Released in 2019, the model rests on X-ray crystallography data to a resolution of 2.66 angstroms. tRNA-Gly; T-box riboswitch discriminator with a sequence from Geobacillus kaustophilus: 130 nucleotides with solved positions. The 2019 paper behind the entry is "Structural basis of amino acid surveillance by higher-order tRNA-mRNA interactions". Keywords: Riboswitch, tRNA, RNA. Ions in the entry include iridium and magnesium. Rfam match: tRNA. Its Rfam clan is "tRNA clan". The family has 954 seed sequences and 5,335,975 matches in Rfam 15.1. Its family is annotated with triplet codon-amino acid adaptor activity in the Gene Ontology. Entry title: Co-crystal structure of the Geobacillus kaustophilus glyQ T-box riboswitch discriminator domain in complex with tRNA-Gly. Crystals were grown from: 0.1 M Morpheus Buffer System 2 pH 7.5 (Sodium HEPES; MOPS (acid)), 0.09 M Halogens (NaF; NaBr; NaI), 10% w/v PEG 20000, and 20% v/v PEG 500 monomethyl ether (MME).
[PDB]
C1' cells in the first nucleotide's frame, strides 16, 4: 500500500440523531 | 485502612461535509492492533 | 536499526 | 566521513 | 553477494555493489 | 542501457 477493528474524563469502558456517564484515581465529610 | 455520602474533572483522535441539531451519519487523514502483498 | 550514491573484516591517514 | 587491501 | 524461517523498520519500488541474461 | 537475482538492517538453522 490493500482489507478488517479500535480511538469518549488521567486509565478501563457505556452511550447506535435532541442537554455526556459509571468504575478506579484526586478533594471534602461520615 | 475499607465502606458510604457528595464534589471537581470532557466540547468524544483531528479536519471537512449531511442535518435545525452529530460522539453517533457520509468523505479524508493520524495513531494502534490483526491479516495479505511489496521494500530493507 | 531498518532506502542504501553499497557492506564485513584488517592496516592507515583524519574529525 | 576517507584510503588501501581482502572477503560475501 | 546462497537457502529457509523469524524479527524490526518502511509503503520511499530508489541508489549502490556483485552475478547472469539481452540490446 | 534495460531485465532478473542476491547483497547493502538484526537473529536462528542449513
Nucleotide at each position: 500500500g490493500c482489507g478488517g477493528a479500535a480511538g469518549u474524563a488521567g486509565u478501563u469502558c457505556a452511550g447506535u440523531g435532541g442537554u455526556a456517564g459509571a468504575a478506579c484515581a484526586c478533594c471534602a465529610c461520615c | 485502612a475499607a465502606g458510604g455520602u457528595g464534589g471537581g474533572g470532557g466540547u468524544c483522535g483531528c479536519g471537512g461535509g449531511u442535518u435545525c441539531g452529530a460522539a453517533u451519519c457520509c468523505c479524508g487523514u493520524c495513531u494502534u492492533c490483526c491479516g495479505c502483498u511489496c521494500c530493507a | 536499526a531498518a532506502g542504501u550514491g553499497g557492506g564485513u573484516g584488517c592496516g592507515c591517514g583524519u574529525u | 566521513g576517507g584510503c588501501g587491501c581482502a572477503u560475501c | 553477494a546462497c537457502u529457509c524461517g523469524g524479527g524490526u523498520g518502511g509503503a520511499a519500488c530508489c541508489g549502490c555493489g556483485g552475478g547472469a541474461g539481452c540490446u | 542501457g534495460c531485465u532478473c537475482u542476491c547483497g547493502u538492517c538484526c537473529c536462528g538453522a542449513g